Shown are 97 nucleotides from a PDB entry: RNA. Method: cryo-electron microscopy, resolution 3.09 angstroms. The entry became public in 2024. The work is reported in "Molecular mechanism for target RNA recognition and cleavage of Cas13h" (Chen et al., Nucleic Acids Res., 2024). The reconstruction used 291,461 particles. Protein in the same entry: Uncharacterized protein.
Context: bound to proteins that are not shown
RNA sequence: UGCUUCACGUAGGCCUUGGAGCCGUACAUGGUUGUAACAAGCCUAAGUUUGAAAGGUAAAAACAAC
RNA sequence: GCAUGUACGGCUCCAAGGCCUACGUGAAGCA
Numbered sequence: 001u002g003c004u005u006c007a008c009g010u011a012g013g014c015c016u017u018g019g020a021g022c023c024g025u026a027c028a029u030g031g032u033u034g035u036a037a038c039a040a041g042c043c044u045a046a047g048u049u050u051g052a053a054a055g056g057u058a059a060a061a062a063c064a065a066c
Numbered sequence: 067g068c069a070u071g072u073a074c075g076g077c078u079c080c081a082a083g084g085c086c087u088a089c090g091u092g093a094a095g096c097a
Base pairs, nucleotide, nucleotide: 001097002096003095004094005093006092007091008090009089010088011087012086013085014084015083016082017081018080019079021077022076023075024074025073026072027071028070029069030068031066032065033064034063035062041057042056043055044054
Other pairs, nucleotide, nucleotide, family: 020078cWW036061tWS040058tWS045052tWH059060cHS
């Protein structure tokens, strides 16, 4: 004087994931009486990693009438 | 002047990966 192999940056594109917002589609559910809380959520113990028991609230799954 | 769930498509931000390029460096070998 240079050659390829790795690795790190710098700048582009091209895709695929994860969160948040504005959205739009498309669909399903929504009413009145009784039965119905085992499952899940909320509120109650310790200024530091303790979901046990107990006390309320709570309608996710289900049964029968209009 | 609507609540929950489901599936899709955008815009918008952030972030993460993977493939191509174009410049620098660092290291191992070779001429």
The entry is indexed under RNA, ribonuclease, RNA BINDING PROTEIN/RNA, RNA BINDING PROTEIN-RNA complex.